[PDB]
RNA sequence: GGGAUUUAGCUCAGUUGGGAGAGCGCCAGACUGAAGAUCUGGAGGUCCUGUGUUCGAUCCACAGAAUCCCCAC
Numbered sequence: 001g002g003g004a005u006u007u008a009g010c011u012c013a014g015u016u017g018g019g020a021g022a023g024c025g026c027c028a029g030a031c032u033g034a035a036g037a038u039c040u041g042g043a044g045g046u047c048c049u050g051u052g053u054u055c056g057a058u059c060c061a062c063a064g065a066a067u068c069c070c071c072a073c
C1' cells in the first nucleotide's frame, strides 16, 4: 500500500434494484413392536453498521466496523 469475507445455531447461495435460499442441525410428524436411519411439515433473519440515491436497496453512492490474507517486517 492492497485484496477478500460479513446473509438462519453452524457451513454457505442470492441474475450488480420489486420484499432472501440451500445444506447440515434443531422441533414435530410417519415409516412401527421400539429406537436408529430416510420422507414430510415447521421454526429459525440487525442480509455487519450509519447516511444518502431511488416510487422501491442484501444489491447502487458516500462514510464506517470486524475477521482472514498478500506485500512488508
Stems, first nucleotide, its partner, number of pairs: 001070006009024004018055001026042005048064005
Other pairs, nucleotide, nucleotide, family: 007013tWH007020tWS008009cHS008010cHS008022tHH009044cHS013020tWS014047tWW017054tWS017056tWS019056tWS021045tWH025043cWW031037tWW053057tWH054056tHS